[PDB]
C1' cells in the first nucleotide's frame, strides 16, 4: 500500500459514501 | 510510522 467484518452518512430501494487537523 | 484532536466522514481482522 491492498481486502475488509462492525459502525456512521446518503438513499423508499437496489445501492454508494469518506472531514479537517494536531504533536512526536 | 507512533500518539493524538475533530467529522457523519469508518477498520476488528486478514493479505501482501
Ligand atoms: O504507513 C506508511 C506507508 O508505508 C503506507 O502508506 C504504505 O505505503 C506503507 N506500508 C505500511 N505498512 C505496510 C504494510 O504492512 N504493507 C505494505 N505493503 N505497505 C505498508
Nucleotide at each position: 500500500g491492498c481486502c475488509g467484518a462492525a459502525a456512521c452518512u446518503c438513499g423508499u430501494a437496489a445501492g454508494a459514501g469518506u472531514c479537517a487537523c494536531c504533536a512526536c | 510510522g507512533u500518539g493524538g484532536u475533530c467529522u457523519g466522514a469508518u477498520g476488528a481482522g486478514g493479505c501482501c

Released in 2004, the model rests on X-ray crystallography data to a resolution of 2.85 angstroms. The RNA has 40 modelled nucleotides. The 2003 paper behind the entry is "A helical twist-induced conformational switch activates cleavage in the hammerhead ribozyme".